[PDB]
Context: one part of a larger RNA, bound to proteins that are not shown
RNA sequence: UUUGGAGAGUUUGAUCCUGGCUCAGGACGAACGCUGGCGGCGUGCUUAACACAUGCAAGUCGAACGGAAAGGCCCUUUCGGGGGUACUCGAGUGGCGAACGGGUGAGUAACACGUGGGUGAUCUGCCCUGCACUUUGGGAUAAGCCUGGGAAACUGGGUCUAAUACCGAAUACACCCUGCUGGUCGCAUGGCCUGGUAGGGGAAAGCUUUUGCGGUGUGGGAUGGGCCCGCGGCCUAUCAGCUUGUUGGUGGGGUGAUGGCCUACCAAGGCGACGACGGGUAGCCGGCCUGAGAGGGUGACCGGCCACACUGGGACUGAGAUACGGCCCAGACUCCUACGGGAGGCAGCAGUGGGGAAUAUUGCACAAUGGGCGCAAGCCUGAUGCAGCGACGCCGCGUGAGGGAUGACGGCCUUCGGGUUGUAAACCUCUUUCAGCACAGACGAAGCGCAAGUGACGGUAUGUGCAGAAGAAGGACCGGCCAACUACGUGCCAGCAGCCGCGGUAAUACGUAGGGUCCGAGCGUUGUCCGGAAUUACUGGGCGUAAAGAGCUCGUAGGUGGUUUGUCGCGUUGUUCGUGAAAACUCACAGCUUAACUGUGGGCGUGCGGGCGAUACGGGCAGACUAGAGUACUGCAGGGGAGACUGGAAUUCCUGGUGUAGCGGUGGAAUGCGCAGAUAUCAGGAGGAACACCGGUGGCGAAGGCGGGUCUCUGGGCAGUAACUGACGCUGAGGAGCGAAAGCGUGGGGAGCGAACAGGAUUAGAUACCCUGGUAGUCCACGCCGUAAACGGUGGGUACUAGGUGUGGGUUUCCUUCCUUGGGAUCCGUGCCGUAGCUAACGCAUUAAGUACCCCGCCUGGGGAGUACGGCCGCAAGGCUAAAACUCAAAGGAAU
Numbered sequence: 001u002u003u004g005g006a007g008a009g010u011u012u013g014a015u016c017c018u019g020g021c022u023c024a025g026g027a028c029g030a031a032c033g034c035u036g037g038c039g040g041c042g043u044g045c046u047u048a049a050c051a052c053a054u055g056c057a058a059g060u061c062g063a064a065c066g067g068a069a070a071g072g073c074c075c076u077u078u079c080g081g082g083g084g085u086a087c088u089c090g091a092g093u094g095g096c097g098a099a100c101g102g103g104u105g106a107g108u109a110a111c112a113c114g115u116g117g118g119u120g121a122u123c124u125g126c127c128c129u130g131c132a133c134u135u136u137g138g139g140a141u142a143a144g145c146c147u148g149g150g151a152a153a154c155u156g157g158g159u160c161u162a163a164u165a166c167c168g169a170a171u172a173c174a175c176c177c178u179g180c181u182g183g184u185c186g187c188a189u190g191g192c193c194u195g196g197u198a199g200g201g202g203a204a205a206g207c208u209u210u211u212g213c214g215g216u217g218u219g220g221g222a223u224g225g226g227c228c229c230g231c232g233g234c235c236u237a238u239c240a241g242c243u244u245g246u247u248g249g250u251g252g253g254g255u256g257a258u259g260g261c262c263u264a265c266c267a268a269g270g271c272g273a274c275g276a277c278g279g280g281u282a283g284c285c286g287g288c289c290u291g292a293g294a295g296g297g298u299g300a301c302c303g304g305c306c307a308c309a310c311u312g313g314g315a316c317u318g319a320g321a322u323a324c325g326g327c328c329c330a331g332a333c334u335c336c337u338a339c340g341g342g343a344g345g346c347a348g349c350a351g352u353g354g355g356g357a358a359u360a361u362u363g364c365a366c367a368a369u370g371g372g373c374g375c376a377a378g379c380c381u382g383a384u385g386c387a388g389c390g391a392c393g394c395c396g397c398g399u400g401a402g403g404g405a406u407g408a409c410g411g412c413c414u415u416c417g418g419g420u421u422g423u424a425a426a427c428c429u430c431u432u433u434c435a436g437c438a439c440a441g442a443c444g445a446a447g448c449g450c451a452a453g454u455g456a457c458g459g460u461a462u463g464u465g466c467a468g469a470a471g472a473a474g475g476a477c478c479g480g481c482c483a484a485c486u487a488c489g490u491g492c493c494a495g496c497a498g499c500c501g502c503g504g505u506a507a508u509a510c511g512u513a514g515g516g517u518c519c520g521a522g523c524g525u526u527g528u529c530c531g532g533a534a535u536u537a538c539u540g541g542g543c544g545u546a547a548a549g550a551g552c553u554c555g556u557a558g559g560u561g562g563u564u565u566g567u568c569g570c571g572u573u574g575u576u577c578g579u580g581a582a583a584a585c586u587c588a589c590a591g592c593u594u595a596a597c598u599g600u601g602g603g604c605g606u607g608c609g610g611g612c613g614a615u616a617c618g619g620g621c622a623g624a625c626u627a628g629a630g631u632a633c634u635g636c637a638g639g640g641g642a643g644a645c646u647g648g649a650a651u652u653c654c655u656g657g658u659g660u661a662g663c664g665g666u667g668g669a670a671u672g673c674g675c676a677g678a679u680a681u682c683a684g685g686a687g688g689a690a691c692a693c694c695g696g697u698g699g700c701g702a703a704g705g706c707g708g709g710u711c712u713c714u715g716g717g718c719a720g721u722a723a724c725u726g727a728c729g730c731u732g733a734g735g736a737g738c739g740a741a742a743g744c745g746u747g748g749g750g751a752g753c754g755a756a757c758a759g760g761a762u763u764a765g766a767u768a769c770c771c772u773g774g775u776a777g778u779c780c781a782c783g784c785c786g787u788a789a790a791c792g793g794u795g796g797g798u799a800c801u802a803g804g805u806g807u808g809g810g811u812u813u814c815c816u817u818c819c820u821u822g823g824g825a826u827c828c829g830u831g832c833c834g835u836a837g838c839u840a841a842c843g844c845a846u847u848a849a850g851u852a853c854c855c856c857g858c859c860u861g862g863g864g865a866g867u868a869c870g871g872c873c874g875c876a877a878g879g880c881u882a883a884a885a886c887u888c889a890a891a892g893g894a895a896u
Base pairs, nucleotide, nucleotide: 007023008022009021010020013896016893026530028527030526031525032524033523034522042392043390044389045355050353059096060095061094064093065092067089068088071087072085074084075082076081103308104307105306116229118228123224133215134214135169136168137167138166144159145158146157147156148155149154175201177200178198179197180196181195182193183192184191185190206213207212234280235279236278241271242270243269246268247267248266249265250264251263252262253261283305284304285303286302287298288297289296290295310331311330312329313328314327333344334343335342336341361387363386364385365384369383370381371380372379373378400430401429402428403427410421412419413418434471436466437465438464439463440462444457447454448453474519475518476517477516478515479500480499481498485514486513487512488511489510495502496501541859542858543857549856551738552737560729565623568620570619576611577610579607587602628728629725630724631723632721633720634719635718636717640714641713642712643711644710645709646708647691652686653685654684655683656682657681658680662673663672699706700705743784744783745782746781747780748779752778753777757773758772759771760770795855796854797853798852800850803833804832805831806830807829808828809827810826811825812824814822837844838843861888862887863886871880872879873878
Other pairs, nucleotide, nucleotide, family: 007532cHS009480cSS011018tWH011891cWH012014tHS017546tWS018892cWS019890tHS019891tWS020889tWS026289tSS028528cWW029046tWS029300tSS035391tWW035521tWS036037cHS040596tWS047359tWH048354tWS049104cHS055350cWW056348cWW056382tHS062066cWH062091tWH063208tWS066091cWW067090tHS068069cHS069089tWS070088cWS073084cWW073085cWW074083cWW086087cHS092142cSS100325cWH101325tWW103307cWW105107cWS106307tWS107307cWS109281tWH114232cWW118227cWW119226cWW121257cSS122225cWW129220cWS130219tWH139165cWW140163tWH141162tWH142161tWH143160tWH150152tHS151337cWS151338tHS151340cHH164207tHS172174cWS172202tWS173175cHS177199cWW203216cSS205214tSS237275tWS237276tHH238869cWW239277cWW240272tWS245247cWH245248cWH260265cWH286299tHS286582tWS286583tWS291293tHS291294tHS293540cWH294538cWS294539cWS315326cWW316323tWH317321tWH318320tHS323326tHS332345cWW333345cWW337340tWS346350cWH349382cSS356357tHS356358tHS360388cWS365367cHS367385tWS367445tHS367455cSS374376tHS374377tHS385456tSS391521cHS398433tHS398472tWS399473cWH400469tHS404426tHS405424cWH407422tSS408424tWH409422tWH411420tWW412420cWW414417tWS415417cHS423425cWH427428cWH431469tWH432433cSS432470tWH433472cWW441461tHS443458tWH444458tWW449451cWS450451cHS455456cHS455457tHS468471cHS475523tSS477484tWS478484tHS483517cHS484516cSS484517cSS492504cHS494503tHH501509tWS502509cSS537860tWW541860cWW542548tWS543548tHS546892cSS552702cSS553736cWW554735cWW555734tHS556733tWH557732tHS559731cWW560730cWW564624cWW564625cWW569570cHS569571cWS569619tHS572618cWS574613cWS579608cWW585604cWS586603cWS588601cWW590599cWS592597cWW626726tHS626727tWH637716cWW638715tWW639698cWH648690cWW650688cWW651687cWW651751tWS659679tHS660678tWH661677tHS665670tHS666669tHS670760cSS671759cSS671771tWS675677tWS704788cWS722723cHS725728cHS739786tWS739790cWS740787tWH743876cWS744784cWW744875cWS754776tHS755775tWH756774tHS763765tHS766768cHS785877tWS798853cWW801848tWW802834tHS813823cWW815820cWH816818cWS818820cWS836845tWS840893tSS861889cWW864885tHS865884tHH866867cHS867883tWH868882tHS874876tHS
C1' cells in the first nucleotide's frame, strides 16, 4: 500500500448428512423458428487437405546488342509500297525480378514453440559510409533467312550477327592456404596486437555528360538466416524393456560452419520405472471464454513462428528452395488428337458441382502505403484502399410529444353493483431526427511532375433548405424454482416439459382467449466450453458404519529427519543496472458531433539473464556432544514358535460274561438296530481326534491364531545400573516373506463329527429345517491356493492434553506389625465410564475420530460389475489389475 466470491429445486411420514441430476449468468467463426426500417463499424466454409468450366492474381530495363511487325517524319510513288529518321517497338537474348507478398492446417510430441545466451564456427545481392584498380586478344549462339518432320504442342539441319552474354593473360603483393619466431587474455584448441618469418596462389565492366550511376575484396555494422543448449510443454503400462550407425574413440570422406552428415576399424554399450520405447489424439505461442483468485477450457481474427502445395520422391539456378502459379520421374483426376503423342494441378481473388446448417460479389481504383524495376519519369502489384451481399457479434439512432374523462367504443371476467384494457384512443397545438427531394460540399495529397494538373471511394461522408406524425414493432414466458392469473374447449385422450412433475370432467402446468411479465430490432431452441461443482477438494475433501486403510510384517529406490558447537552459500530472499517484440488488459489524456472505432505517448507488460553488496531458516560439505534409536550388566512373567516323548476321562469297535423285550429317537411316528439275544451292564484289548474344571472381558503373537503335561532348540516384550555407538531415525511405490477356514497333488491315517447321497416325516408342494445312516473332508508329512464382516468396519510412529473404576508385570520406599490388595511413587500391557473437543448422529473421548507433525493405500451417484476383454499367478477351482456402453433422478448413513 491498492483491486476483488450469491444460490435455488429434486430422496423421506418428517427432518440432518452425504451424494447425484437441473436451472437462474457471461461467451460463440454458431445453425434453425418468428419478426424485420435505416445508417455507422467488424465479421463471414468450423465439414470434403474433394474433384474443379473461363479470366484475372508477376513483371521492369533501346542510355547493353542486333534488328524493324505495327505506328510518327521526311525523300518517292504505278498507292504494291521502296530508303533512311529513333520518336517508337513485336519478339530475340542479357539481366534483374520470380525464394516477394496471398493461401491452408493433413502430418508433425520434435530444440516443432515462447523466452534466455551464443558463435575465438557461416554467409548474406540490392543501402550508406573512409579507403587500390578497372590493360589486353580471341571465339561462339539467339534473333533472321532457307529446309525438313509434324494437326498439335514440339523439333532438327544449314548460313549468318552482336554484346553490361564468354573466356584466357597483365598484374595483386594489403586477401586464402602452408614450413620457421614475441606480448595480452585466459572460458581451450588457441583467439587479438592486420604480431614477426619463408613459399607459393588468386577480380572486375561498363553505361549517362548529369542531383551521374557501375565491377571485384575485405579492419568497421545491420539485417535476414543455420546449430545446438538448461527448462518446459496431451492421454494410454489393459504400451516395460528399446535401440546396432545404435552408442563413444581414432582416421578418412562431407558441410557456408563442429558433429555417425557419410565411410573403415576398434570397445559394448547408450537409452530404461525422477516413466524408454509403443498406441490414439492434435500446428505451437502472444492470445479468446470462464473463474475473486489459483485454475479450467480453448487457438475464431490479428499477429510471432512451424509445416504443406493433386499423392510420393529428387535435384538445378543463387546471397537466399518445403522452390504454391520453377524442373524431372511415378501414380490418380480431367481433357486434346488428324490417335503418332500432348496439356495440366484454385488450400491466389472471386465462381460453380457435392457435403453440410451455413458463411457473401465471376465489383472499382493504384486515391494513399508497403512491395518488384530503372538514373528517374514512368510501368506492375486480387498486397491493398475501397464498393455490393448477410441482423452473425460490440455500439448509436428512428416508428412521437404535451393535456386530455371521477375516464367514448369493444373485448374479456362479473357476485350482474361493476372491474377491466386506459392518457390508452379519437381529439387541439408542436418539433419533425432518420429515411424522401434539392443546393453547397470537403479533407483523406508541404504527398508527385518541371509540370499546370494528379481522389475509386463519391458527386458519398457533412452542412443548408423543401411538404408532410406523415414511411416505420415484434418475440418469448406467466405451477415451484421464476418478477408475470383468470375464464373458455376436451379430460390417463389430445398433449407439456429444464428437474419436480402436470390431465381418470369442474387444470394458475394441455390448447384458445384476454390480461400480465422479461426482452427488443432482435426474441427463443439447440450444441460446444467455464461456473456454481469445495461434484478430482494446492489455496480447498474424506476413509466406522454413507465410497474408500491393503489382511498383517521386514525392507530396496524414493520422501523425510532427535542437539548444539564450524565454512563455503549451490535450496532462499537481498537489492543495482542489465532482458521481457508488436498487438491485447488495467490507469490517465487525447479526438471521431457523443456511437462502436481509432487519431495519442505515457502508464501496463505476473517470466528470464549476468555484474554489485546479506546468512536467519531451508540441503552437501565438513569434526563433537545425546533427550530418538541401539545395544551392554541382572531380574521378570508368558496358551510365543518347531520337534519329539508322555497321562487321563470319553466315543466307537472286537472279544468274552450277567442279563431280559425291546433299545434309540422327536411336537408325535417310521424308516434304524433287536429275539441270530438288543439296551444296560462288567473284564480285557484296539485304536484315532481333543484336552472341563485352572480358564476371566486374562498371556503372548506384527497378523492369522495360538492353551492336558515333560524334554529338546529358539524367537519376542518389560523393570533398575543407566556402561558404550553416537543423526544409524521414521515409513515405504515396485519386489519379496507371513498369512483362518474351505479346495487341490502325492503317500499314510481315518474314533467322533459331517457337505453331497439314500431313505422316514411335516407340507398343497420340501431337491430343507427334524430322524435314521452315511462317502469326501476333518488328522499326519511335504507341497501347493492367498482370499474372510483378515472388524477395533478406524495404516504405521512421535509429541501434548481433566479424571474415575479394575488386571496383570517389575520395581523401589515407609506406618512398619515390618505379618499386610497397610501406605507412597514409578514405568508396560490390559477392561468400562466418563469432561473439553470432535463428530451427521449414534458415539470416540490420552490404548482419540482432539489439537499437529512424517510417509503409504484408497474414493468420487446406483446398476451395470469387482464383471466382460487384456496382462500376471495358479495344475485347477479361481485369484490379482481393472473398462466402457445403456438405464435409473435416486441408492444409501445415524437418528424421531